[PDB]
Context: bound to proteins that are not shown
RNA sequence: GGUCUAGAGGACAGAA
RNA sequence: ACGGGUGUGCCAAUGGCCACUUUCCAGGUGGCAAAGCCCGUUGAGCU
RNA sequence: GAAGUGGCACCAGAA
Numbered sequence: 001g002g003u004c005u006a007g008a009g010g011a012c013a014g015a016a
Numbered sequence: 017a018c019g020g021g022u023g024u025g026c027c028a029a030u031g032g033c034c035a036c037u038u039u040c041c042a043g044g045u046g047g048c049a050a051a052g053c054c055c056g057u058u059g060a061g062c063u
Numbered sequence: 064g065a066a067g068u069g070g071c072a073c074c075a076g077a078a
Stems, first nucleotide, its partner, number of pairs: 002012003005008001017058001018056004023073005032048006
C1' cells in the first nucleotide's frame, strides 16, 4: 500500500 | 577453555550405547557412563 | 567502536 470494522498490540492476503 | 547452577516442564526440545525381550520393525525391560544443559567471567567474530 | 548470541508458563495430587 490492497481488503475488512471493532477503530485496536486492529484483522486476514501480500512485499526486503 | 575457567567458574556456578541443573524445581517441574514447554519453546522445530520425543536422549545415546549395550544386553535382553524367539529372529530384523514398533513397543518394553535391565545395566552402563560420560556429560549434554543453562547461567556468570573476557579476547574472539562484524551480523 | 558499541550492541546482541534463551525466551515462556507453572496449583498441586490421586485411581
Record summary: An RNA structure (sgRNA) with a sequence from Alicyclobacillus acidoterrestris, in which 78 nucleotides are resolved. The work is reported in "PAM-Dependent Target DNA Recognition and Cleavage by C2c1 CRISPR-Cas Endonuclease" (Yang et al., Cell, 2016). It was solved by X-ray diffraction to 3.26 A. Crystallisation conditions: 0.2 M lithium sulfate, 0.1 M HEPES (pH 7.5), and 25% PEG3350 (v/v). Taxonomically the source falls in Alicyclobacillus (Bacteria, Bacilli, Caryophanales, Alicyclobacillaceae). It comes from the structure "Crystal structure of AacC2c1-sgRNA binary complex".